[PDB]
């Protein structure tokens, strides 16, 4: 850097 | 939506 979870916080 | 943690590349 890209893509993606969060039944994460704000 | 914004940061952050985990995936994979």
């Nucleotide at each position: 850097c890209a893509g993606g979870g969060u039944c994460g916080g704000c | 939506g914004c940061c952050a943690c985990c995936c994979u590349g």